[PDB]
Context: bound to proteins that are not shown
RNA sequence: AACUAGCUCUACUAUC
DNA sequence: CTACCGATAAGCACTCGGATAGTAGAGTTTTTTTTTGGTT
DNA sequence: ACCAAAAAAAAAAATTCTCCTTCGAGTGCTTATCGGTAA
Numbered sequence: 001a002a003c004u005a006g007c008u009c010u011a012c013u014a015u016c
Numbered sequence: 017c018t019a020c021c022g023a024t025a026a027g028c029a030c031t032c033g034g035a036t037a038g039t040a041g042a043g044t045t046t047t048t049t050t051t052t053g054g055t056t
Numbered sequence: 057a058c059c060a061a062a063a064a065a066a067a068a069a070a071t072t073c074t075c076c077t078t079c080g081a082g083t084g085c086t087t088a089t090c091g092g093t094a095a
Stems, first nucleotide, its partner, number of pairs: 011039004016034001018094014033079001045067011
Other pairs, nucleotide, nucleotide, family: 004005cHS008042cWW009041cWW010040cWW015035cWW017095cWW032080cWH
C1' cells in the first nucleotide's frame, strides 16, 4: 500500500 | 317478415420449455472519401 | 511536390419464394356465421 478482475455469441464437455 | 341473439367453430394470437458447473474461439460496421500532415 | 494515413460521412439493402423450420404445445381471445326464434 498507487483498488480492479470485467459483455455478448456459438461449439464441447461434467454430473444427474 | 326481422332484427336478436347466440352458440359454434374457425381463426389468430399468444408464450412456455430442468439444475449447475467448466472450457476454448471468433468477432464485438463497411466502405468511401477527403483532408492534411509526414514525406522527399 | 507526393502520397498515405485516418477520420469523417454515408450505405452498401436486394431476390423471393413465402420455404421461413421444426416448436408443438396447449390455452385464451376475436371474429365469422349459420341458425334458430320470438314479434